[PDB]
RNA sequence: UACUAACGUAGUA
RNA sequence: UACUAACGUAGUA
Numbered sequence: 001u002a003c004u005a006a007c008g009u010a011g012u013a
Numbered sequence: 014u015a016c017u018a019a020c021g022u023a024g025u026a
Base pairs, nucleotide, nucleotide: 001026002025003024004023006022007021008020009019010017011016012015013014
């Protein structure tokens, strides 16, 4: 830095 | 349900 058939927070539809 | 050129943790690269 990226990704997530990993959780979650916030906001929006 | 979906999105975030929003965020936290985890895993991977």